[PDB]
């Protein structure tokens, strides 16, 4: 710089998602070797990329490194079932509306289990050692709480951002996780740094060279706040995280077979309330949908659909759905007309009764699906459980 206002309910179905088993084929650039045996160990053209010691700009394409495995993904971007609109046309209704088109938005982080694309990423048992990152809630980081320990911090800890004096060390390029970029968090692009462990030391031009630019620890201040930071112990790390040493170690795809699972897919369902016609009766239309103080009970779809087991197959028997309202057991907060201590000022204790709880912020666990492994997110993702706070 540059970042989620669609959707979200119930029942049923089904992998194109995940296992596991059997079978076949296969594996490190092409090629060679060693060996009983090589996917694993050793050689290794060539091609393609990156690309070199002061700084910047440009040109070489040298040294070196990487990729050319069986294979799996994939950005930008294209396509696109489908969804939306206080607008417009056609068509049908008295109407509510319906339906097709235009216009335009959209097609998302949770099933067209979307299709293409592919900058690019990834790709081998195990063992040891070396890095980085993350986690061990939430909460100014207290109480409360299933939920590490000690400290620091708004009397601004700490991190960044442009300076001016101290004193050292740098300085190419390749490999490479990560960190930071003036503070909300995090991702991406760009930029500066960069761990651990390695590799190599080529050529031109042009400008600038007491030059530049970076880093360390330590003073004296300046500008930034949506608050975290430091240390310990212990875990995690297939985004196949970055290295080093071992390792005759496994990896991959395909076809049956078997199994678990799924929020935008397929089939079904739609109450309450609203709306239209109508005097009503009655007939129609659109249309549900996720926490936030909510136990019993209540109205309705409905004992319907569906579900399990029996099966003489319109068949018992046992369970048994969806949205919205009503209701109020509790709960939370405030309150003494109730009480105990009073050093007589007040201080504490209770909450029957009375009053308020509109909305929101999350976090954790198991399950389950994703973007972006992790962090951050998907309505606290969603469901079920667990637990704090905000306050009209």
């Nucleotide at each position: 710089g540059g970042g989620g206002u669609g959707u979200g309910c119930c029942c049923g179905g089904c992998a194109u998602g995940g296992g596991u088993g059997c079978a076949g084929u296969c594996u490190a650039u092409a090629g060679g070797g060693u060996g009983a045996g090589a996917g694993u160990c050793c050689c290794g053209a060539a091609c393609u990329g990156u690309g070199a010691a002061g700084g910047c700009a440009g040109a070489a394409g040298u040294a070196a490194c990487a990729g050319u495995u069986a294979g799996c993904c994939u950005a930008a971007c294209g396509c696109a079932a489908g969804g939306g609109u206080g607008u417009c046309c056609g068509u049908g209704g008295c109407g509510a509306c319906a339906u097709g088109g235009a216009a335009u938005c959209u097609g998302a982080a949770g099933g067209a289990a979307g299709c293409g694309g592919a900058c690019g990423g990834c790709a081998a048992a195990c063992c040891u050692u070396c890095g980085g990152u993350c986690u061990g809630a939430g909460g100014a980081a207290c109480a409360c709480g299933a939920a590490c320990u000690u400290c620091a911090u708004a009397u601004g800890a700490g991190g960044c951002u442009a300076g001016g004096u101290a004193u050292c060390a740098a300085u190419g390029g390749a490999u490479g996780a990560g960190u930071u970029u003036g503070c909300a968090u995090a991702a991406c692009a760009a930029a500066a740094c960069a761990a651990a462990g390695u590799c190599c030391u080529u050529u031109c031009u042009g400008c600038c060279a007491a030059a530049g630019u970076u880093g360390g620890u330590a003073c004296a201040g300046a500008g930034u706040a949506a608050a975290u930071g430091a240390a310990g112990c212990a875990g995690a790390u297939u985004g196949a995280u970055g290295a080093a040493g071992g390792g005759a170690a496994a990896g991959a795809c395909u076809g049956c077979a078997u199994u678990c699972u799924u929020a935008c897919c397929c089939g079904g369902g739609g109450a309450g309330g609203u709306c239209u016609g109508g005097a009503a009766a009655c007939a129609g239309a659109a249309g549900u949908c996720a926490g936030c103080a909510g136990a019993a009970g209540u109205c309705a779809u409905a004992g319907u659909a569906c579900c399990c087991u029996g099966u003489u197959c319109g068949c018992a028997g046992g369970g048994g759905a969806a949205g919205g309202a009503c209701g109020g057991a509790a709960c939370a907060a405030g309150u003494a007309u109730g009480g105990c201590g009073u050093u007589c000022g007040c201080g504490c204790c209770u909450a029957a009764g009375c009053u308020u709880g509109a909305a929101c912020c999350g976090c954790c666990g198991u399950a389950u699906a994703c973007c972006g492994a992790a962090c951050g997110g998907u309505a606290c993702g969603u469901a079920c459980g667990g637990u704090g706070g905000u306050g009209u």